The depositors describe the entry as "CRYSTAL STRUCTURE OF AN RNA DODECAMER CONTAINING THE ESCHERICHIA COLI SHINE-DALGARNO SEQUENCE".
An RNA: 24 nucleotides with solved positions.
Schindelin et al. published it in J.Mol.Biol. in 1995: "Crystal structure of an RNA dodecamer containing the Escherichia coli Shine-Dalgarno sequence".
The structure was determined by X-ray crystallography at 2.6 angstroms resolution and released in 1995.
C1' cells in the first nucleotide's frame, strides 16, 4: 500500500 | 446491508 475478517463510531 | 474513520488479525 491493497484485499479479507473482528469490535467500535458517524452517516445512506 | 452499503460507505467512511479508528483499533486489531491474516495474505501479498
Nucleotide at each position: 500500500u491493497a484485499a479479507g475478517g473482528a469490535g467500535g463510531u458517524g452517516a445512506u | 446491508a452499503u460507505c467512511a474513520c479508528c483499533u486489531c488479525c491474516u495474505u501479498a